[PDB]
Context: one part of a larger RNA
C1' cells in the first nucleotide's frame, strides 16, 4: 500500500443571550443550573526549571474546533540585620599524616578533619503591583557590632573585669495515663445598626454582630 | 455562659530502662591603664526567593482514571476526620448532533414457588441504639461465655420529676407514668455484626513466593542436646583488622523441637 | 521401655599366650692344650643355643541415641 | 515370636498408648448405626502389607480472608424470563490507526 472512511478520541452537566472575528458547540462577558464537598480547598516539600506577565501569531503541537493555549515572536518579572539556609555543634559513617599489612594495584588503623535528618539563634501592623512581599513602602519595636560621652571601676598582684583546652554544673531527653487551669475560639439573651417578606399568615419578627 | 485533638514527661506509675557536643551558667590560678551599664548615634556581609506541586509543568515514553513528606481546615448530626446535605475556595475537563435494534457491561423492580443452580449459596438478597432474660462445656481457674441464643422503640397536651443549665419548675435532656393525634409505615432519608450444630490441621499477635499460591507452610513463648575458663569457641577477610562483647557459664554459638495439660 | 551391632561398647578379673630388649645350662670351623696311642676343652677372631619371666591388642575392647538408624525372618499359622 | 507354641541367628527385634491409619492395594475390610425421600452425612473390632514412641503419641478453652459437613434467615441462583434506566453500540459532520497479507 492493504485492511478502511473500520476500532478509537482516557471517568467528570449544563443551557440561554450577547461580543469579537473571513471562519465559533468549543475563546470571552454573563445571569440561570448543577459538581467537589476532611477535599478536584489553602499551604508546604522534594522533584521539575522559566513552564510565570503584558502585546502579537495561529505553519505545527493540542486525540474535534480555535479568533484560546503551559506552543511560536518581541519586551518584561525573582529586593531581606529579623523568613530558609552557609558560617557555631555534635551522631552514624567517611577519610585520616607519622603507624600495621599485602604479588603491585591496595586492604585496615591513631589523634585530628568531614558529615543533619538533630541542639544554639533575633518581628508584628497596615499600604501597594500586570507579574515579588514576615524581602517593597509607612510607621513601630526587637538583636549585633562599632564611635566621641560617662557617673559605678583607682600598682592592675586581688580588685569593679573578662575569665583559662584549669576547673564545676547544665544543656539533655522513654511511654502510657489522671486531673485539670485557663485559653483560642464560641454560644440562646439582647436594646433596634438596616429592614418587612407576598405566595395563604404573624409583625414583639426575620436575624447578624464589636 | 461548658471547656478541649492548644496549653507543663509539671505529676504518678511501668520495664522494654530512654544521643552527643557546643552556645550558657558558675569557682579558680594567674592577667588587661579602665572597665559598667547606658546618652547621641551610626554601621549591618554571602546564597535562595518567579512559578507547578497530592500535579496539562514532578516519578510513570503521553496534556496517562496510577504513585507522590508534612500542617490545616466550617454549620445541621444512633457512639465520630463515620453518614447525608451544606459555607468557602475551586471546578463546567480537549470531539460533538440525533435515534432509542440486536447483544455487551453497570443498575432497579418482579406473579406462584424458594438451592429445585452450580464442583461448590459463586453472586446477591437478608442484619444494625435503648429495656430485658439466658447463660453448654471446659478450665491452667482467671480465661473463655460473646455465651452465643431469644424477645420489646413517633408527634401534641398533664403530672411526677435525676443530670440539674441552676437560686430551682425553669436550662431543658423530657427523666418516668398518663389521656390524645396522624399514617401502608415514626433509626419514616444516607451509615452501622447474618446466626446456630459438627469435623480436620496449627496453641495464640505476627511473616511469605513485587507480577496465577496468604496456607496445615515460615516464626514464636518455652524445651532439649552439645561446644565455650575468655587474645573463648563461632564468623568475615590472604593478612593486619573486626563481629562475638566495651559482654565472662543465671554468658555466649550450633542443632532439634515448638505455649499449657497427660505420657 | 527391649536395645550400641563399623564381623560388637566405660564394669569383676586373674590362667594366660606373643613385638621391641637385658637370662645363658650348654654347644660348634680353625691349634684343638694336657694324652699324636686324640679329647670337660678350656680360652680369642668367630659361628650357635634350655629355663622362667613379661606391654595395646588378645576382652561381650569391661560408655554412649531428644547423635545417622532399626524394629528379624521361618514355622504351628490372618 | 499377629495370640501364646517349637525355632535359624543376634543386640533385642515392641514401653504405654492408640488402632483402616493427610499412611490399607485387596478394604465404602465386618460390624454398624445420625441425618436425607434417595449416602460418600460422622468413628464405634484388630482382620498392625506401608506401627511404635522432641525426623515426640495423645487431649483441649481460646483463635482465624485456614479446610471441611448439617440447618434457619434469605434471596433473579434456578424453573423461566419480562419490563424499564444509563454507557457502548448504531445514523450524521469532525480526525483517524493496528495485526495481517
Nucleotide at each position: 500500500g492493504u485492511g478502511a472512511g473500520u476500532a478509537g478520541c482516557g471517568a467528570a452537566a449544563g443551557a440561554c443571550g450577547g461580543g469579537u472575528g473571513a471562519g465559533a458547540a468549543u475563546c470571552c462577558c454573563g445571569u440561570c443550573c448543577a459538581c467537589c464537598g476532611a477535599u478536584u480547598g489553602a499551604c508546604u516539600a522534594a522533584g521539575g526549571u522559566u513552564u510565570c506577565c503584558a502585546g502579537a501569531g495561529g505553519a505545527a503541537g493540542g486525540c474535534u474546533c480555535g479568533u484560546c493555549c503551559g506552543c511560536u515572536c518581541u519586551g518584561g518579572g525573582u529586593u531581606a540585620g529579623u523568613c530558609g539556609g552557609g558560617u557555631c555543634c555534635u551522631a552514624a559513617g567517611c577519610u585520616g599524616a607519622g603507624g600495621c599489612c599485602g604479588a603491585c594495584a591496595g586492604g585496615c588503623g591513631u589523634a585530628g578533619g568531614c558529615g543533619a535528618u538533630g541542639g544554639a539563634u533575633a518581628a508584628c501592623a497596615g499600604g501597594u503591583u500586570g507579574a515579588u512581599a514576615u524581602u517593597c513602602c509607612u510607621g513601630u519595636a526587637c538583636c549585633a557590632c562599632c564611635u566621641a560621652u560617662a557617673a559605678u571601676c583607682g600598682u592592675u598582684u586581688u580588685a569593679a573585669u573578662c575569665g583559662a583546652u584549669g576547673g564545676g554544673g547544665g544543656g539533655a531527653c522513654g511511654c502510657a495515663g489522671u486531673a485539670g487551669g485557663a485559653u483560642a475560639g464560641g454560644c440562646g439573651a439582647a436594646g433596634c445598626g438596616u429592614g418587612c417578606g407576598a405566595u395563604u399568615g404573624g409583625a414583639u419578627u426575620g436575624c447578624a454582630c464589636g | 455562659u461548658g471547656a478541649u485533638u492548644u496549653c507543663a514527661c509539671a505529676c504518678u506509675g511501668c520495664c522494654g530502662a530512654g544521643a552527643a557536643a557546643a552556645g550558657c551558667c558558675u569557682c579558680u590560678a594567674g592577667a588587661u591603664a579602665g572597665a559598667a551599664a547606658a546618652u547621641a548615634g551610626g554601621u549591618g556581609c554571602c546564597c535562595g526567593u518567579a512559578c507547578c506541586g497530592c500535579a496539562a509543568a514532578c516519578c510513570g515514553a503521553c496534556a496517562c482514571a496510577g504513585g507522590u513528606a508534612g500542617u490545616c481546615a466550617a454549620g445541621a448530626u444512633g457512639a465520630g476526620a463515620a453518614u447525608u446535605c451544606u459555607a468557602a475556595g475551586g471546578u463546567g475537563a480537549g470531539c460533538g448532533a440525533g435515534c432509542g435494534a440486536a447483544c455487551u457491561c453497570u443498575c432497579g423492580u418482579u406473579a406462584a414457588g424458594g438451592a429445585a443452580c452450580u464442583c461448590g449459596g459463586c453472586a446477591a438478597a437478608a442484619u444494625g441504639a435503648c429495656c430485658c432474660c439466658g447463660u453448654a462445656a471446659c478450665u491452667u481457674c482467671g480465661g473463655g461465655a460473646g455465651a452465643a441464643g431469644g424477645g420489646g422503640u413517633g408527634c401534641u397536651c398533664u403530672u411526677u420529676a435525676g443530670g440539674g443549665u441552676u437560686a430551682a419548675c425553669g436550662c431543658c435532656c423530657a427523666g418516668a407514668a398518663g389521656a390524645g393525634c396522624c399514617g401502608c409505615a415514626g433509626u419514616g432519608a444516607a451509615u452501622a455484626g447474618g446466626c446456630c450444630c459438627a469435623a480436620g490441621c496449627g496453641a495464640c499477635u505476627g511473616u511469605u513466593u513485587a507480577u496465577c499460591a496468604a496456607a496445615a507452610a515460615c516464626a514464636c513463648a518455652g524445651g532439649u542436646c552439645u561446644c565455650u575458663g575468655c587474645u573463648a569457641a563461632a564468623c568475615c577477610g590472604u593478612a593486619a583488622g573486626g563481629u562475638g562483647a566495651u559482654g565472662u557459664a543465671u554468658a555466649g554459638g550450633g542443632g532439634c523441637u515448638g505455649a499449657c495439660g497427660c505420657c | 521401655g527391649c536395645c550400641c551391632g563399623g564381623u560388637g561398647c566405660u564394669g569383676g578379673a586373674a590362667g594366660g599366650u606373643u613385638a621391641a630388649g637385658a637370662g645363658g645350662a650348654g654347644u660348634g670351623g680353625u691349634u684343638a692344650g694336657c694324652u699324636u696311642c686324640u679329647g670337660c676343652g678350656a680360652a680369642g677372631c668367630u659361628a650357635c643355643g634350655a629355663a622362667u619371666c613379661g606391654a595395646a591388642g588378645c576382652c561381650c575392647c569391661a560408655g554412649u541415641a531428644a547423635a545417622c538408624g532399626g524394629c528379624g525372618g521361618c514355622c504351628g499359622u490372618a | 515370636u499377629a495370640a501364646c507354641g517349637g525355632u535359624c541367628c543376634u543386640a533385642a527385634g515392641g514401653u504405654a498408648g492408640c488402632g483402616a491409619a493427610a499412611u490399607u492395594c485387596c478394604u465404602u475390610g465386618u460390624c454398624g448405626g445420625g441425618u436425607a425421600a434417595g449416602u460418600u452425612c460422622c468413628g464405634a473390632c484388630c482382620c498392625g502389607c506401608a506401627c511404635g514412641a522432641a525426623a515426640g503419641g495423645c487431649g483441649u478453652a481460646a483463635c482465624g480472608a485456614u479446610u471441611u459437613g448439617g440447618g434457619c434467615a434469605c434471596u433473579g441462583u434456578c424453573u423461566c424470563a419480562a419490563c424499564g434506566a444509563g454507557a457502548g453500540a448504531c445514523u450524521c459532520g469532525g480526525u483517524g490507526a493496528a495485526a495481517u497479507c